[PDB]
RNA sequence: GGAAUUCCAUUCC
RNA sequence: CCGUUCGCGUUUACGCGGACGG
RNA sequence: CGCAAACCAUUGCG
RNA sequence: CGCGACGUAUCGUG
RNA sequence: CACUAGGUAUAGUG
RNA sequence: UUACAAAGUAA
RNA sequence: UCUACUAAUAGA
RNA sequence: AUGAGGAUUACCCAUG
RNA sequence: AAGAAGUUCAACUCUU
RNA sequence: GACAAAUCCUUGUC
RNA sequence: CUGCCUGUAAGGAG
RNA sequence: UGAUCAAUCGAUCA
RNA sequence: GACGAUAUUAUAUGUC
RNA sequence: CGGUUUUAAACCG
RNA sequence: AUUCCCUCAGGAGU
RNA sequence: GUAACUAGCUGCUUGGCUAGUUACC
Numbered sequence: 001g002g003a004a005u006u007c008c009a010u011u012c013c
Numbered sequence: 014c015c016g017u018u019c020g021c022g023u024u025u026a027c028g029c030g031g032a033c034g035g
Numbered sequence: 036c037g038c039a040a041a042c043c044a045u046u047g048c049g
Numbered sequence: 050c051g052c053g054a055c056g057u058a059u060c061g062u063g
Numbered sequence: 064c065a066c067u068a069g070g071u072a073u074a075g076u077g
Numbered sequence: 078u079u080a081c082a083a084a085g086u087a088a
Numbered sequence: 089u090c091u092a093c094u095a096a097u098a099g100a
Numbered sequence: 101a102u103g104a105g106g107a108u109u110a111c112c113c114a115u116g
Numbered sequence: 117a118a119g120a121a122g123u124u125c126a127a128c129u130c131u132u
Numbered sequence: 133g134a135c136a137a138a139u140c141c142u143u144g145u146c
Numbered sequence: 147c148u149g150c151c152u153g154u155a156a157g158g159a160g
Numbered sequence: 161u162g163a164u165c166a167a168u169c170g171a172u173c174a
Numbered sequence: 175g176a177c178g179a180u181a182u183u184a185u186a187u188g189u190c
Numbered sequence: 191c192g193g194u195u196u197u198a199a200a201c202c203g
Numbered sequence: 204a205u206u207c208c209c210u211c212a213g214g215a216g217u
Numbered sequence: 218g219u220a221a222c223u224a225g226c227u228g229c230u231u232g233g234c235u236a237g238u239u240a241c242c
Base pairs, nucleotide, nucleotide: 001013003011015034021028036049038047039046052061064077066075078088080086091098102114103113106111117132119130133146135144147160152156165170204217206215207214222237229233
Other pairs, nucleotide, nucleotide, family: 002012cWS004010cWW005009cWW014035cWS018031cWS019031cWW022027cWS037048cWW040045cWW050063cWW065076tWW069073cWS081082tHS089100cWW090099cWW092097cWW093097cWS101115cWW106112cWW118131cWW122128cWW134145cWW135145cWW136143cWW137143cWW138140tHS151157cWS161174cWW162163cWH163173cWW164171cWW175190cWW176189cWW177188cWW181185cWW187188cHS191203cWW193202cWS205216cWW208213cWW208214cWW209213cWW219240cWW221239cWW228234cWW234235cWS
C1' cells in the first nucleotide's frame, strides 16, 4: 500500500 | 671398742693378723 | 491402423 | 646284354 | 528319392 | 710470365 | 770435383 | 809397425 | 830356453 | 661587531 | 649181470 | 669172527 | 791243565 | 758233631 | 786264439 | 841383511891373536 469484512476488529498480502 | 690367748716383724712400753668371750 | 466410450471433429487400447 | 673261373648245364662280377 | 539282401507287404543303407 | 675472348681478367 | 755410360744414366 | 800373408798390383787380409 | 835329466840320438818324453 | 665581494639595503666569513 | 665194445690176462661203457 | 704182525691165548684192521 | 812263557824262584806272575 | 765212598782226599746234615 | 758240431768255404763255446 | 857396543899397546900363551857377542828385520 492492498482485500474482505460480523467495519473502532481482525483475516489475508 | 674390751678382754683372754698362740703365731709375725727390729716403725718392738710399736705394727699386722688368727681363735674363743663379751 | 484397427478396436472400445464418450460430455462428440475428442480422448484411452494393441 | 657281355665279362673272367671252374664242370654237377655250375658259380662271380659289372 | 533311390540300392543292395529277404518273403506273412518285414528289414537295412548313400 | 705463358693464354686468351685483350690496356683486363686467368694465371 | 772424379768415374762408368756417351745427347744420357749411376755412383766416391 | 810387421806377415817366407793374398792379390785383377799404388789393392785387400791378419795381429798392435 | 835351460838340466853334471833319458832314451828308440836331427826325434821325442821328464823336470824348472 | 669589525672583515672582504656585485648585479648593491645583500650574502659570505670571525 | 648184458645176444655190451675194444688197444684182450687189461681198460672203458650202461 | 675173520687178517696181517707178534710170540707170554699177545697186540693191529676193518 | 797247557807254553821251546818270565822271573828276583815252592813265589808272583803273562796268554787260553 | 756225625755219616759214606773214589780213601791223607771230597761229598752228604 | 783254442775245442764242439754240420746239410760243409757254415754255426756254437770260452 | 841393519845400526851399534866392546876391545886392538912386542905382550900374555892349559889347543895363536888378525876380532867377539848382543840387540832389531